Solved structure of RNA (23S rRNA, nucleotides 2018 to 2903) from Escherichia coli (strain K12), 886 nucleotides shown.
Entry title: E. coli 50S ribosomal subunit in complex with dirithromycin, fMet-Phe-tRNA(Phe) and deacylated tRNA(iMet).
An Rfam search finds the family "Bacterial large subunit ribosomal RNA" in it. For this family Rfam cites "Crystal structure of the ribosome at 5.5 A resolution" (Yusupov et al., Science, 2001).
Taxonomically the source falls in Escherichia coli (Bacteria, Gammaproteobacteria, Enterobacteriaceae, Escherichia).
Ions in the entry include magnesium.
The sample was in a buffer at pH 7.5.
Released in 2020, the model rests on cryo-EM data to a resolution of 2.1 angstroms.
[PDB]
Context: one part of a larger RNA, bound to proteins that are not shown
RNA sequence: GAACUCGCUGUGAAGAUGCAGUGUACCCGCGGCAAGACGGAAAGACCCCGUGAACCUUUACUAUAGCUUGACACUGAACAUUGAGCCUUGAUGUGUAGGAUAGGUGGGAGGCUUUGAAGUGUGGACGCCAGUCUGCAUGGAGCCGACCUUGAAAUACCACCCUUUAAUGUUUGAUGUUCUAACGUUGACCCGUAAUCCGGGUUGCGGACAGUGUCUGGUGGGUAGUUUGACUGGGGCGGUCUCCUCCUAAAGAGUAACGGAGGAGCACGAAGGUUGGCUAAUCCUGGUCGGACAUCAGGAGGUUAGUGCAAUGGCAUAAGCCAGCUUGACUGCGAGCGUGACGGCGCGAGCAGGUGCGAAAGCAGGUCAUAGUGAUCCGGUGGUUCUGAAUGGAAGGGCCAUCGCUCAACGGAUAAAAGGUACUCCGGGGAUAACAGGCUGAUACCGCCCAAGAGUUCAUAUCGACGGCGGUGUUUGGCACCUCGAUGUCGGCUCAUCACAUCCUGGGGCUGAAGUAGGUCCCAAGGGUAUGGCUGUUCGCCAUUUAAAGUGGUACGCGAGCUGGGUUUAGAACGUCGUGAGACAGUUCGGUCCCUAUCUGCCGUGGGCGCUGGAGAACUGAGGGGGGCUGCUCCUAGUACGAGAGGACCGGAGUGGACGCAUCACUGGUGUUCGGGUUGUCAUGCCAAUGGCACUGCCCGGUAGCUAAAUGCGGAAGAGAUAAGUGCUGAAAGCAUCUAAGCACGAAACUUGCCCCGAGAUGAGUUCUCCCUGACCCUUUAAGGGUCCUGAAGGAACGUUGAAGACGACGACGUUGAUAGGCCGGGUGUGUAAGCGCAGCGAUGCGUUGAGCUAACCGGUACUAAUGAACCGUGAGGCUUAACCU
Numbered sequence: 001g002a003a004c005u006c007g008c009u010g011u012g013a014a015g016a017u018g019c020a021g022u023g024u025a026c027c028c029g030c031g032g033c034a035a036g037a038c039g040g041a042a043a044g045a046c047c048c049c050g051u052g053a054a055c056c057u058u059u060a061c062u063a064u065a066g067c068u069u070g071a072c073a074c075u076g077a078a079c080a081u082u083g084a085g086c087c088u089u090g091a092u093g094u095g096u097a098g099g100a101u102a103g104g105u106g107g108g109a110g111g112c113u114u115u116g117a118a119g120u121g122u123g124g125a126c127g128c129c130a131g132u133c134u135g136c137a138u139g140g141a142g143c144c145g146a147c148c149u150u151g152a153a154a155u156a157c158c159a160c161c162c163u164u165u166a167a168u169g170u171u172u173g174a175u176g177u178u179c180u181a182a183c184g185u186u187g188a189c190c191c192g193u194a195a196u197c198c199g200g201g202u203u204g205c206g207g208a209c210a211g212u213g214u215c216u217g218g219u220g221g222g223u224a225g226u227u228u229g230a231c232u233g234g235g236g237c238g239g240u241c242u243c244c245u246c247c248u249a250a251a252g253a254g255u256a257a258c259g260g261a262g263g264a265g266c267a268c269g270a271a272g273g274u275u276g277g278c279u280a281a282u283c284c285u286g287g288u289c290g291g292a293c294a295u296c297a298g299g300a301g302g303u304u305a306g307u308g309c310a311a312u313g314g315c316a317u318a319a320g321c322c323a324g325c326u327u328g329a330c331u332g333c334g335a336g337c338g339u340g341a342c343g344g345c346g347c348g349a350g351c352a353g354g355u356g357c358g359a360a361a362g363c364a365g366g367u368c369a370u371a372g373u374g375a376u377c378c379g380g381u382g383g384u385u386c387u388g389a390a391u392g393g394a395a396g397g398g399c400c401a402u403c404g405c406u407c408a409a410c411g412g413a414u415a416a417a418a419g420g421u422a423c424u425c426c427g428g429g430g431a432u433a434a435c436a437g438g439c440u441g442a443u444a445c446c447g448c449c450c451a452a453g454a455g456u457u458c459a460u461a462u463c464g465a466c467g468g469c470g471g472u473g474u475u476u477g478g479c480a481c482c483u484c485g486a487u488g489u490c491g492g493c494u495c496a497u498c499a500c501a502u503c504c505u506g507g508g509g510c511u512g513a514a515g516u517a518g519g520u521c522c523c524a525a526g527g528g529u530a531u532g533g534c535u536g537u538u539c540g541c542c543a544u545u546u547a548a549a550g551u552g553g554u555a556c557g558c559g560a561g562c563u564g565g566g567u568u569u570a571g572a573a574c575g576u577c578g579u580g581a582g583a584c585a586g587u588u589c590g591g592u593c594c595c596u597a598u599c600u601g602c603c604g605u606g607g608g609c610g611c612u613g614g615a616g617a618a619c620u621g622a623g624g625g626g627g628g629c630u631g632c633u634c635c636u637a638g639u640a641c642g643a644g645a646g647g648a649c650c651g652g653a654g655u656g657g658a659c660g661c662a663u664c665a666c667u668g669g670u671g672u673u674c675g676g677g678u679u680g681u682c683a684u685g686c687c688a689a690u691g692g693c694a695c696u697g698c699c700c701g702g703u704a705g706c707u708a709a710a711u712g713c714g715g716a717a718g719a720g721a722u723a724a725g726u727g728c729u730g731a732a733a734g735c736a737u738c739u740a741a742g743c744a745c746g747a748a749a750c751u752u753g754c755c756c757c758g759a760g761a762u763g764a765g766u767u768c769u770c771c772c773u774g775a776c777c778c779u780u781u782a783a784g785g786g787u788c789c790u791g792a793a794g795g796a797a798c799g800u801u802g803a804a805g806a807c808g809a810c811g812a813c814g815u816u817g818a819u820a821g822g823c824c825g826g827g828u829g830u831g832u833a834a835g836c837g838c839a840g841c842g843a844u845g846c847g848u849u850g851a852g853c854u855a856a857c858c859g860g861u862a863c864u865a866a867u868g869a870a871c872c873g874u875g876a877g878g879c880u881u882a883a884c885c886u
Base pairs, nucleotide, nucleotide: 003017006023007022008021009020010019026608027607028606029605030604031603032602033601035600036599037598039595040594047429048428049427050426052425053424054421055420056419057418060226061225062224063223064222066219067218068217070215071214072213073212074211076179077178079176080175082173083172084171090165106158107157111143112142119138121136122135123134124133125132126131183206184205185204187203188202189201190200191199192198229241230240231239238258242264243263244262245261246260247259265410266308267367268366272326273325274324275323276322277321278320280304282300283299284298285297286296306315307314309372311370312369313368330353331352332351333350336347337346338345339344342411355364356363357362378404379403380402381401382400383399384398386397387396436483437481438479439478440477442476444472445471446470447469448468449467453463454462490565491563492562493561495557496554497553498552499551500550503528504527505526506523507522508521509520510519511518530544531543532542533541534540571589573587574586575584576583577582609760613771614770615769616768617767618766619765623757624756625755626754629657630656631655632654633653634652635651641646659714660713661712662711663710667708668707669706670705674701675700676699677698678697679694680693681692682691683690684689718752719751720750725745726744727743728742772877774788775787776786777785778784789875794872795871798814799813800812801811802810819865820864821863822861823860824859825858826857829853830852835848836847837846838845839844
Other pairs, nucleotide, nucleotide, family: 002018cWW005599cSS011016tWH014437cSS014438cSS030806tWS034035cHS034597tWS037560tWH044046tHS045486tHH047234tSS048432cWS051413tWH057580cSS058060cWH058579cWS060417cSS061221tHH065220tHS069216cWW075208tWS075210tHH076181tWS078177cWW081174cWW085170cWW088168cWW089166cWW098100tHS099148tHH102150cHS104159tWH104160cWW108156tWS110144cWS111156tSS116140tWS118139tHS145147tWS149153tWH180207tWS180208tWH181207tSS182207tHS183210tWS193197cWW220222cHS226417tWS227418cWH228419cWH233258tSS244310tWS245311tSS248257tWS249256tHH250255tWW262310cSS263371tSS265373tWS265408tHS267271tWS270327tWW270329tHH279318tWH280302tHS281301tHS287295cWW290294cHS291293tHS291294cWH301304tHS303305cHS305318tWW314319tWS315318cSS328354cWH328364cWH332365cWH334349tHS335348tHS340343tHS351365tWH358360tHS358361tHS374407tHS374412tSS375407tWH376405tWH388394tHS388395tHS414416tHS419581tWS421423cHS429484tWW430434cWH432484tHS433484tWH435487cWW441442cHS441443tHS441473tWS441476cHS443473cWW443475cWW450466cWW451464tSS451465tHS452464tHS454459cHS455461tHS458512tWW459464cWS472501tWS473475cHS480481cHS487555tWS488593tWW489568tWW490536tSS494558cWW500525tHS502504cHS502524tWW503525tWH504547cSS506747cSS507724tSS514641cSS514645tWW515640cWS515646tSS523723cSS524748cWS527629tSS528548tWS529550cWH535539tHS545549tWH546548tHS547629tWS558561cHS564593tWS570591tHS572588cWW578580tHS597599cHS605808tHS610764tWS614793tSS620759tWH621758tWS621761tHS622758tHS636650cWS638639cHS638647tWS639648tWH640647tHS642644tHS642645tHS658715cWW664707tHS664708tWH666710cWS668709tWS671703tHS671704tHS673855cSS675830tSS702855tWS703856cWH708709cSS708710tHS717753tHS721749cWW722747tWH723746tHS724746tHS729739tWH729741tWS730740tHS731737tWH732733cWW732736tWH733735tHS739741cWH759765tHS760762cHS771792cSS779782tWS790874cWW791873tHS793873tHS796870cWW799866cSS804809tWS805808tWS813866tWS817862tWS817866tHS818863tWH819862tHH828854cWW831850tWS831851tHS832849tSS833851tHS834849cHH840842tHS840843tHS862865cWH
C1' cells in the first nucleotide's frame, strides 16, 4: 500500500489479524466503551553525529570603530635658557749662571704717551701668599736696546699661535616668556535682512596653542570574522595519539581490542678501526688494621657474569675485558635482494680514488643487533668550468654541502585561535544513549547438598559456619538486537487480570506440641485480603483497626480513560562553581495534557438467512457465565488438660461486618408537572383577585416514580473423584512393609449440587397444537417453466399504548373494546380559597370552612381516539433404504 481485517502458545528484524500449531467463529447493522492496531498529528525538542548554523561570553586568535601618543603638514616673529661647532680679540710659562716666574719662532733701532706713563692710596680676580693681570682716583716728564749673562731678547713694538680661560659674533636642536599676522571664537556690535541659519564687516578674547590630514606606538569583546581534534562497548570526564622489545599470534610472514608487561625522543673521537693479549658470577679456606662485604693467595664453580640503556635474540673465534697504533664515524658507486599502497626504510658482495692497522693472509663505508625521530613549503650559510629578460656584469634562481619545527594530535588542515546555549536552529542516526521489549543472569531473590557447631544432653524441634549445586527472570547491572519521517516518561485515581514461592480462611506431618498459643514443613489459588497523619512520593515511619492487612507478572498493567504533585523547556532567586556567558538528579516560587472510533476486542441490542411444507407455543440442555469471604457470643464445659494460672478439640445455636441480588411496605432523599407563604416590579381599566419576570425569584411542605442510608434474601448442606496425609490386608524379601495385585479414608481446590444464559448445539434437538386436499399449458422433461383460479393458519403493517425501551426489540389493546386521554368517585398532599358577613381608625382578625385546589395514584365510566379493508404468507410438502400396512 492493498485486505476475504478472530483467540491462544510458539516463531520471527528479538512484543504477530496475516508465519507454525491449535482453538473458536452463520451473514450484516445500531447504541456504547477505549485494551490493541508499536492508533492519528509534527522528517525527536532529549542523545549522538556534521571538519552544519546562529546568537552570547572572555585575560581564545586575528582584526577594527572609538579613545590616546608622538613626528610632519596647515604654522609665523622676537628673546632668553643651554649644550655641541666658529670667529675677532684678551688671559698664561718658578732648566741654573741673572737687572729675574727667560714663551718658542721672525720683522727688529725706536716704541709707548697728552685720544694723558713712571710713581704711591685703594677695589677686584688668578695663585706655586714669589708675584701676576686689572677698574677708579691721585700723579706729571719717564718705563727704555747690542748695553754682560743666556742653546733662544728685551715688558720699546709687531704678526700666524700653543699650555689653558673668558666673552661678544654663527648652524643645528632642547624647552620657556613675550608678540600678533595664520588659525579658533557655540563674546559683543553692524550689514545682507521684516532671519537666534549662514556670510561679510568692526571689535574683544584666545593664539602658533587648539583643531584637522598623513604616518605612528598604546588601548580597544565597543564591533566583526572565525577557531575551539580524534579514538571511545553512547557522549562527557579520565586515558591515549610517533618509535622500540616481549606475549596474545594458532611451529614461514602478517594479524585486533580502552588486551598483558616494559622502554625510547640519547650517549660515545672513544664507548669507533685494527693488531696483540685476556676470560667471568658466586662461594669456600688462609691472611695486619679489615668488619657480612675492600685488597692478597688458593680451591671450588663454569658464564649463574659481562654488553653505555628496556626486552628479546645473540656473543668464547668471544660481540665481554686490557694495551699499542690510529680516523674507514672515507668520497664516488653498486650486482643482487628484503620490506612497504605510496612517500619511503633496510641489507649488500664487488669496482674506482685515497687512507688506517697488520710481517702477511686480511680487516675497516661507525658502535652485538633491533628505539634515540619529522615530509613539503619558506628562509639562512658555504661552495659552484649552470642560468643571467638589449649587451657586459650584478641581483635572483638552479645544482652540491648544510642549518632552522615537543609541526609529540608525531603522513605534519593556518605564520597565527578558547568557551556558553534550558533562547536555540538545520541536516541526519535506532550506525549511538535515556523509557519499555529482547538476549544474558555477574548481582538480586528463592531452593537444595555436605554437617563444624548452637540447641543442659542431642548436628538435622528450631538454626546452621566453612564450602558446593541449582531455579526464577525479580533488583542493580552487562550487551546495543527493535523503535530517534516519535513506542508520552514517576506516583495517584478508575478499572482490572494472571502466577503461587499462601497473608487469612481449609487439610495435614513433625515439634524442645500438656492445654491455650505458637515454631517449621507439606497440600491447597475458591473467596477474601484496612482507614488515616506526614511526604509528589513507590516505599517507609507513625496512629488505630482487621480473620488477614500476601509476594509478584501484566510496556516498573492502565494519559486516543482522568490527574499533573514530581520529573522535564522558556521567568526568577539562594548556596555553590566559573573572569564570564552560564552551570549543578542541589534547592526554591511559577509554569497550555489534543484526537467526532474505520478495524480487532468488549458490553449491550437488532436485521438477514438457515434449520427441507408453513405456522403458534412449551421444552430438553450440549455448552457458557455468576456465586463460593469471615467475625463474635452462647451451649457442650470451667469439662478434657494443667501444680496452679489458665483453658480446648469434635459438635450445636444465635448474632454481626464486608460483598451481591431484588424491592419501595416501612424510615428517608428527590419530586422546576401539586398546594401554600413571601420580596421587587409590570400587566390584566381600577379595588379586590390573579398572571408574567427576577436561578423554580426566594422559600416551606409534598403525590407517583426513581432511589439508600431503608428491608428482604444470598454464600450452604449433600454427593463424586482426589491433594498432602492416615490406613487395612499383603508379597517381592520365611521377617518387615499403606502397594507391587486388592481395599478404605482424606481439603474452601476439581466434577456436581444453587442461580442465570443457552438448539446458528449447522451435531440447527424434542413435545403439543393449528393450517393448506384448484385447474391448465409449454418445454430440452426436471427438485422445470408459465397462465388462470385460490390467499388458509399465521404474520406484518397501522392505530391507542406500557412499571418495555436510545432506535429496533418486547408486552397490552384496537368497538365482540377499559389501550390511552377525558370524565365520575375516592385517596393523597397542601392547610381554612374566592365571595360575602361581622369586629377593628387601620394593618388584620373571626364566621361561612379542614375550606378550596390537587401531577404521575386507586376504583369506575365508551365521552374522544384506537376503521370496513388492504398487504405478506399458499394450494398437502425431495430422493434412497429399512421396518410396517397394502